This is an experimental structure of RNA, with 22 nucleotides shown. Released in 2006, the model rests on solution-state NMR data. It comes from the structure "NMR structure of the Aquifex aeolicus tmRNA pseudoknot PK1". The entry is an ensemble of 15 models.

[PDB]
RNA sequence: GGGGUGGCUCCCCUAACAGCCG
Numbered sequence: 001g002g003g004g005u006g007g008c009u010c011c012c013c014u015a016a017c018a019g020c021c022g
Base pairs, nucleotide, nucleotide: 001013002012003011004010006021007020
Other pairs, nucleotide, nucleotide, family: 004016tWS005006cHS008019cWW010018cSS012015cSS
């Protein structure tokens, strides 16, 4: 950084490893 989801008082680095449970 623009943004990732099943949704996230979380996050990413061609992606999920952030962690929750269906």